The PDB entry is titled "Cryo-EM structure of a Staphylococus aureus 30S-RbfA complex". Solved structure of RNA (16S ribosomal RNA) from Staphylococcus aureus subsp. aureus NCTC 8325, 1533 nucleotides shown. Taxonomically the source falls in Staphylococcus aureus (Bacteria, Bacillota, Bacilli, Staphylococcus). It holds a match to the Rfam family "Bacterial small subunit ribosomal RNA". The family has 99 seed sequences and 42,628 matches in Rfam 15.1. Its Rfam clan is "SSU clan". A reference for the family is Yusupov et al. (2001), "Crystal structure of the ribosome at 5.5 A resolution", Science. Rfam links the family to the GO terms ribosome and structural constituent of ribosome. The entry is indexed under Ribosome, RbfA, 30S subunit maturation, cryo-EM, ribosome biogenesis, translation, Staphylococcus aureus. Among the 20 different proteins in the entry, which are not shown, are 30S ribosomal protein S12, 30S ribosomal protein S19 and 30S ribosomal protein S2. It was solved by cryo-EM to 2.89 angstrom.

[PDB]
Context: bound to proteins that are not shown
RNA sequence: GGAGAGUUUGAUCCUGGCUCAGGAUGAACGCUGGCGGCGUGCCUAAUACAUGCAAGUCGAGCGAACGGACGAGAAGCUUGCUUCUCUGAUGUUAGCGGCGGACGGGUGAGUAACACGUGGAUAACCUACCUAUAAGACUGGGAUAACUUCGGGAAACCGUAGCUAAUACCGGAUAAUAUUUUGAACCGCAUGGUUCAAAAGUGAAAGACGGUCUUGCUGUCACUUAUAGAUGGAUCCGCGCUGCAUUAGCUAGUUGGUAAGGUAACGGCUUACCAAGGCAACGAUGCAUAGCCGACCUGAGAGGGUGAUCGGCCACACUGGAACUGAGACACGGUCCAGACUCCUACGGGAGGCAGCAGUAGGGAAUCUUCCGCAAUGGGCGAAAGCCUGACGGAGCAACGCCGCGUGAGUGAUGAAGGUCUUCGGAUCGUAAAACUCUGUUAUUAGGGAAGAACAUAUGUGUAAGUAACUGUGCACAUCUUGACGGUACCUAAUCAGAAAGCCACGGCUAACUACGUGCCAGCAGCCGCGGUAAUACGUAGGUGGCAAGCGUUAUCCGGAAUUAUUGGGCGUAAAGCGCGCGUAGGCGGUUUUUUAAGUCUGAUGUGAAAGCCCACGGCUCAACCGUGGAGGGUCAUUGGAAACUGGAAAACUUGAGUGCAGAAGAGGAAAGUGGAAUUCCAUGUGUAGCGGUGAAAUGCGCAGAGAUAUGGAGGAACACCAGUGGCGAAGGCGACUUUCUGGUCUGUAACUGACGCUGAUGUGCGAAAGCGUGGGGAUCAAACAGGAUUAGAUACCCUGGUAGUCCACGCCGUAAACGAUGAGUGCUAAGUGUUAGGGGGUUUCCCGCCCCUUAGUGCUGCAGCUAACGCAUUAAGCACUCCGCCUGGGGAGUACGACCGCAAGGUUGAAACUCAAAGGAAUUGACGGGGACCCGCACAAGCGGUGGAGCAUGUGGUUUAAUUCGAAGCAACGCGAAGAACCUUACCAAAUCUUGACAUCCUUUGACAACUCUAGAGAUAGAGCCUUCCCCUUCGGGGGACAAAGUGACAGGUGGUGCAUGGUUGUCGUCAGCUCGUGUCGUGAGAUGUUGGGUUAAGUCCCGCAACGAGCGCAACCCUUAAGCUUAGUUGCCAUCAUUAAGUUGGGCACUCUAAGUUGACUGCCGGUGACAAACCGGAGGAAGGUGGGGAUGACGUCAAAUCAUCAUGCCCCUUAUGAUUUGGGCUACACACGUGCUACAAUGGACAAUACAAAGGGCAGCGAAACCGCGAGGUCAAGCAAAUCCCAUAAAGUUGUUCUCAGUUCGGAUUGUAGUCUGCAACUCGACUACAUGAAGCUGGAAUCGCUAGUAAUCGUAGAUCAGCAUGCUACGGUGAAUACGUUCCCGGGUCUUGUACACAC
RNA sequence: CCGUCACACCACGAGAGUUUGUAACACCCGAAGCCGGUGGAGUAACCUUUUAGGAGCUAGCCGUCGAAGGUGGGACAAAUGAUUGGGGUGAAGUCG
RNA sequence: GGUAGCCGUAUCGGAAGGUGCGGCUGGAUCACC
Repeated sequence: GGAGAGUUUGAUCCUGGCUCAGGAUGAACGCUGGCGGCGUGCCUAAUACAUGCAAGUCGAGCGAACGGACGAGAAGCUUGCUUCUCUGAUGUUAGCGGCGGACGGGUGAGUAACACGUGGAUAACCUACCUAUAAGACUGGGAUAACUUCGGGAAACCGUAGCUAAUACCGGAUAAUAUUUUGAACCGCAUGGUUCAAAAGUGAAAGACGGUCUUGCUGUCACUUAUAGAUGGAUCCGCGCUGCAUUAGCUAGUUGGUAAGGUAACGGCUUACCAAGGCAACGAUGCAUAGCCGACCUGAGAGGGUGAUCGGCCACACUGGAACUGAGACACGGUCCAGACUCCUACGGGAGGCAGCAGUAGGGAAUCUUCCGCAAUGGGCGAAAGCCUGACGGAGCAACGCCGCGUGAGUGAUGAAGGUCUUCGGAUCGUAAAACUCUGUUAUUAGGGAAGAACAUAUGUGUAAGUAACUGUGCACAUCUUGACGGUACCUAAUCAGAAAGCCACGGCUAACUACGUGCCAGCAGCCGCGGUAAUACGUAGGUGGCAAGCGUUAUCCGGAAUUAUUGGGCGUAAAGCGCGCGUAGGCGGUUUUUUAAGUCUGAUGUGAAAGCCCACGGCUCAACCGUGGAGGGUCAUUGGAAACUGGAAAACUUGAGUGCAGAAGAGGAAAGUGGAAUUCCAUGUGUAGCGGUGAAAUGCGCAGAGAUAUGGAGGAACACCAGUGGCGAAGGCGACUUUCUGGUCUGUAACUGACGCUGAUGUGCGAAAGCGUGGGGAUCAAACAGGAUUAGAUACCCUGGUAGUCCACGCCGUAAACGAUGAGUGCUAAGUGUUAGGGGGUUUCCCGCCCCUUAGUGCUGCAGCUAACGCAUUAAGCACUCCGCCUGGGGAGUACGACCGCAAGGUUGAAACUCAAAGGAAUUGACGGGGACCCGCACAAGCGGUGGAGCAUGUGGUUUAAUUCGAAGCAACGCGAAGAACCUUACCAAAUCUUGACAUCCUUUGACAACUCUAGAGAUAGAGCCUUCCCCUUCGGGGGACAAAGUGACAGGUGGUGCAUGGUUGUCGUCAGCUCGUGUCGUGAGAUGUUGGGUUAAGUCCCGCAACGAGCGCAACCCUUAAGCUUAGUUGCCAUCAUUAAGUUGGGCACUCUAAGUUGACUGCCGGUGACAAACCGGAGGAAGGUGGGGAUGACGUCAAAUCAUCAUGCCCCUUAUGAUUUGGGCUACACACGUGCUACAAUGGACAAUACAAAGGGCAGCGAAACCGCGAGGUCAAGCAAAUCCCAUAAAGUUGUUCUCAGUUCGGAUUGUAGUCUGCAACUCGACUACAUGAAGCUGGAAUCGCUAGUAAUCGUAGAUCAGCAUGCUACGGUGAAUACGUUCCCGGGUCUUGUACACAC
Repeated sequence: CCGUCACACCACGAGAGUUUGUAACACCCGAAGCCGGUGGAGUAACCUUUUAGGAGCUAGCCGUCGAAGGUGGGACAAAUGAUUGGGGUGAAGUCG
Repeated sequence: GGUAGCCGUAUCGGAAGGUGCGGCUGGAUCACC
C1' cells in the first nucleotide's frame, strides 16, 4: 500500500469492446447563497487601443535666470511709502554635465536546438557600479549649450550671427605586469602557461564642499593607472530532451587545410587559394506541433497526463533590417530605414506602438478597480534631508478554490392542529411543533484599540584609524521623530432566537418508496433500458437518502483499463505465425584457466538553488496558512576499492557445428531418349438403319454407309497394376522405363578443425492454379459462345458441340482454406502399439524366420501438465531460454488518398470521418423441418356388411318468422344437451297483470297451513258464502309451527352477461407408452446422468453391461364376470331312483342342471430345443384355460384459452315499479333446402298363407292384468296369482312341416292422404301412439368418394328395462342363426422411440 | 418479417473552374546603417607659422553587404466546385 | 438449406450468384487376405 458492477445468450463459460462508481481543475453553466482567514482570477485575439499614471535624480559639477529675507543710507515728506544702492541670506528651476533609462515590470509569438536540465571545460574570453593594495592627480588651450538677435516653418521643430562656464572637450609632461625584440629559470592536457632582466606608447578634476586657520597642511565625496577579490555576462563539450518512414536521401562555405580579415574570445565567423569531403536506418532531410525546468494532477507502484500561481533559464516588444551611445543593447515606455494601421495637417508635411498598472472596444462559455501609499521591503539618484518607484505594501470586485464558524441550545406527548398514506384500526412527518428555561459564536449599538507591523535614515555625546591639530570629517549607544492599511484586527458592555438553507437523488450499479396524473403520449436515460390503464425509472405531492453555503450538469486529465501487459496479455478454432528458402546488419550464445575492469556492486568528495511533496517542531484562538529543521530526489561527475556474472584480451577442451571413413533409402531437381494402354481422327475389310443422350426427351450424326467389329496409320496428352494412415523436398509440389548431370537427408565409427553456433529487419531468390506477351503445338477435357432440355421464370444445374486455355520454350505475374489454420533453434518431462530406412546383441546349425536394445522419420491411444472448451500431450497446444513476424471491439475497409512494383489484370503498404453495443470462440438444452430409421396399429388393402342411390324419423344451419327461444360445432356437435316439446313444459312473443314482487328469510300485529260453491274475468286473479282454525309442551303468557292479510329496511330474482374470473364435472389424443424426482457424483458452468447400448415384450416388461446410481407416478397385477372343479345349501327351482300329473300340480330326494359364498385351478409351472449359459424366445406334455383364456370399470404427464356461470356454487358489471314475476295461445319441430345419423324397401336365399321349436335378463302393490267374453283390429269389459326361482308382464322371430305368388314397379314395397274406431291425457289439431278400409310415388343394390366387422365375430332376427298419465325409426341390457378373410408393412389415416439441419427461442 | 427499386437526410473521398496564403529559387532594382576608397567644399583645439599653409576631421561622391519592392517559373496549405463515387439512417418505395 | 460450403484466379450476369481451373474441411462419408 492495490475493491468491481452492468451489458452479446433460450441459458453457460470464455474473448472482446462500451458504460459507471474515485481524485483533480486559472474551469464554465443551472438553482441557491451568511460571514471570516489564506490563496487565485483573459487559458480565446502576440487582436486594436481613448484616458491617467508606470524612470528619474544631483545646485556640495557648471554658468545663467527668477526670487527675495535682514539692515542702513540717500528718499516722497504720503514719516513708510517704497525710486535706487540694497548687506544680499533662505530658496526655486529651463539648459550644459554625471549617473541611471540594458534593472525592476509584461508576454510566450518564435524556437526541435547546446533552447533547457544535469555534469564539466577556458592553456580561446569580457566585466560599469562595489571592496582591498600601490602610485599619482603636473602644466596649458579652444569652444558650445543656456542667454541675446534674426529667419524659415501650421506644427514637428530647425537654422543666422553674437554670447559664457563646467568634475564637459582638446594638447604636452610624468607612470607600465600592457605591445616588440632579446636572454634566463620553472612547469603543463598539442597549440603552450608562470616568473625574472634591457629598448619604442597611453591618465587624471589645478574638482566640489568643509576644518585648522598658517592657507601650507588636512576629511569626505569625486578622478587616473596597475593588480587582485566579488558580481554579472560569453563560448565549447558528454549525457538527457515531440510525432510522422503514406518524409530516404540531405549538404557546395557544404566538410578539411593554408593565409589574411575579424571578434572579448576559439572557430568557415568572413574572404582568396587547394582538395572532395561531411551527415544519414544508432533515422539525416522534410512536414506538423511546442517555450524548457523546479514543479502540478493522478496511480499501490511502475507509469500516464500538464507546464496556471511562485522561482531559474530563454526569446520577443506592431512586422523586417541596421547601427549609434554605453561596461553592458543591436535597446519594452531610445535612434534610423522600409511596410501595414491610427491620429494631426494649410496637403507641402509630421506624431504613435498598453505582450507595464488600471481601464475600453472585440473574440469568447469565462476571468477584476480608470482605487490608497511610498509607512514596510527592494531598487535609481544625492554628502544628506530627500525626490522618483502601477516594483511593492495594501484596500476594492468575483463561493473561483481550500480551511474555519454559524443559521440556535435544554426540557418537551396530549403524539396538538395540519400535510400525506390508510386495511379507516391507525401510521407518518414527529420532540418535530407549541410552551417553559438558557446563550449571543454571529448581528446591532456604544466605548477602548495613536494595536504589533517601526527599523530606521538624518540631527545632537564616547571610542579605534589618520593627522601637527578626533580641528573638522569618516566608526558604536542614548534621545526626538516617521503608518497607506486604519479607527483595521482585536478587547469590553448592553439588546434580540430574533435578520442567516439550499441543491441533487430514491429500479439495479447506488444510500434512500408510496399516492395521484399520464397511457409508447408527455417525457426520462451514464449503461441496462423505462412510457400503450396498478409506472418504486415520466410530471407532481408526501416521505426518505447524500451533501451542505454549497449542490448538480458539461468540458478535460489520470485511475478503474492486465484495454499496448517491462512490473503485467497474447497469436490451433475468439484479433493475431509472413507461402517458403539463402543470408546482411543487429540480438543472443557451450566448458575451463589467467588477466583487465566498460557494465555490475560498494565507499568518499562535489553538486542536484530557493520554494514545492513527506516527516517533526514553532506561531496565527483551531485549521487552511506562515516559518525553521530534516529527509528525499541524477541515465550526474571525480576518485578509492571487490571481481561471481555480462563485456574486452590471452590460452586450453570436445559435448554443439562441420569435414572426413564405411554404409542406406528415396515419385528430390534439370536434360535427352525409349515403351505400353487409352483417346480423337484418317484409311481399309465385313455389315445394315440406326448411334449417342436423359428422369423422360430433344439438339446432332446416319443410306454419300453410320454405330459395331477387325487391321493399319497420324498426333497429342498422361503414365492403369505396383500404390501403402508409404517416400522425397524449405515451401509450392514430385509417380511409365533408360541414360547423363546434380542437390539434400539418415545410420555406424569417429582420429579430424576446435564454438567455427542460433535467429534474422533491410536484400535477393523459389513459389499451386488461373492470367498476360512472343512463338509452337493442339488428342482428351472445357470458361466464353451456339443449340436443345428443364422451369411460374432458368440467364444455371442436364444434354449436344465448342474458342481461349489445358501442353512446350523464353519472359512477366507473385496470389490460395499457400493449412498442422500450430515460426525457427535447443534442452527436460509416464507409458502402450503400428509403420519406413538403418545399426547392434541374443536364440536358432542357419534368419528366410523370431526376441531384445537403439537412431532418424511417419501414425494411433493415452499420464502429469496446459486450455474457456473442443482438445494437445516426447512430431506438446506441457516445462524453459534465444531471435524474428504479427494482434488490440464489429462495420466503414482492404476502402480513400499517397508511395513502390506490374504491359495489363492487379499486387504490397494502408487510414479516418461516422456508426453499433455488440461482433466473436467452444460447449449445452428444448421446439420445428416442406426430416427420415423405424414400431404397434380394422391404420390399410384384401374378405364380409353398408353410406353416398330411393322413401320415412331425430337435430344443425340457413330459410322464414311474434318466437321460430340458448349453447356447443373438422376430428371430440348435429337420434347433442333435452332419458319424453299439445298445456305444465321453455329461455320468446302477445294479452290479462303485481311491484319487498312468483318464491324465501329476518321484525311485529299473530297463528295447524282453507276443503267446497256463486260471481266478474280467455284464465290469472279478485269479491264473498263457507271454513284454515294452540294441533306440542301450556304452572293460565309465551315459544315454536304453519300463517289468514298487513307495514317495514334489507331484499329475493334474473334460462341477463362473462368457462378468455373460475371451482366442480366431462370429452379428445389414448389404454398413446410415456412423465418425473432424490442421491451420490461427472462437468468451471449451462447441463448430463439415471431414462444411453445389447438381447427381449403390444408396454419405460425382464436380463446383461453402464459412476453414475437409487427411487416415484404411469403399465401390469390388484376388482368383477366368465371358462373346469371341490365344500355349505337345496326352494318357489331340478327330477338319479320313485309314485302322480294336460302340465313337476302333488308325496319323495337334492341325484343332474341351476341357484349364492369359500377353495383348488393358467401362474411359466414343468420338459425338450433356441438364446451370451442369463433374461427371454419356439415347440410340446399335463392341462378348460400356453404363454398375460376372453369381456368390462379403473384414461400417466399433460394438449385442446375444448364444453358446462343452463346441475350446483361462483368474483365482477347491469335491471331491480324491470334485465323479477302469477295465468292463457303457440315455439324451439316451419321448408326453394342441404347436412349426418337412424328406420323401411328395391325381392323370388324372397313375399303371402297354414301346423310347429329353442333364451336369458329386468320390473312389479295397486303395479304387473291367469284364464275368458266381445269387437273388423286396435283394443272394450270381467277376472287368477304375486312384496316374488311360486304369479304376471310374455311369444321368443328367423327357423322345422306343406302351399302360393313366378321375375312385372312385382302377392316386393308402404311414402302419400281420406273414411270410421282404440289406450292415456279435461284437452291428441302446429301437437302422441295404435287400429279396420281404400288409395299405391320413388326405389329393380346405387357413380367418384365412403364407414363398420378379426370368432361366437359381423350380419340377421327377436326379447326386456328406463324415458311416460300415453307417446322411442333413439338408448341400454338379454337371447337365436352364425362364415371366409390377415401371405405380408409397400402405399391411405393416426399415435409412439432414435438420430439428422435449424438462421426459432411468443418459433424454423 | 427479412431483403429489392425510386426519395429525402448525415458524414467521408475525388473534383474541375476558382480566390487566398506560405517557404524557398533565378533575375531587375536598391532605404537606412556599419565598412572601404575618394574628398577641388568647409573645418575651433595639433605643427610650422600666420591676412597663411600644412596634419587631422567632416560635408558630398563612389563601391561590397544589404531589408523591402517588382518580374518569372515551380513546390506546400485554407476556400471551392460543375458534379461525382461509395458508405450510414428513415420511410412500401414495387415485388420475392 | 432444395447444385455442400469456402479460398485464389478468369469469365458471364443488375445483383444474389453460375461456370472453368487448382486447393481445403473450417462438412457427410470407412478398410475385409